Solved structure of RNA with a sequence from Streptococcus parasanguinis, 55 nucleotides shown. The entry is indexed under Riboswitch, NAD, NMN, Aptamer, RNA. The depositors describe the entry as "Crystal structure of NAD-II riboswitch (single strand) with NMN". It is bound to beta-nicotinamide ribose monophosphate (NMN). The entry also models barium ions. Peng et al. published it in Nucleic Acids Res. in 2023: "Crystal structures of the NAD+-II riboswitch reveal two distinct ligand-binding pockets".
C1' cells in the first nucleotide's frame, strides 16, 4: 500500500442502512481504533476521544 472483517461501555438497531448535501445528464459524496489475510487475499474476536438513526 491492496483484500476482508460492523465489534463497541449508549454492549439500542444500522454502518450494502441511515443522515446530509449535491443533482432533471449528475446513474454520486460523506466517520472510524483495531484484527487478520496478501491480488484465488480464512474462521475468528474487538475499540465511544469515530459515522447515522433514536433524548
Ligand atoms: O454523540 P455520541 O457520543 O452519543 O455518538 C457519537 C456518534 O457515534 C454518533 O453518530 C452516534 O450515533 C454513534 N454511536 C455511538 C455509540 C457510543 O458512543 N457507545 C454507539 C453507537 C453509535
Nucleotide at each position: 500500500g491492496c483484500g476482508g472483517c460492523g465489534u463497541u461501555g449508549c454492549g439500542u438497531c444500522c454502518g450494502a442502512a441511515a443522515g446530509u448535501c449535491u443533482a432533471a445528464a449528475c446513474a454520486g459524496a460523506c466517520a472510524c481504533g483495531g484484527c487478520c489475510g496478501c491480488u484465488u487475499a480464512a474462521a475468528a474476536a474487538c475499540a465511544a476521544a469515530a459515522g447515522g438513526a433514536g433524548a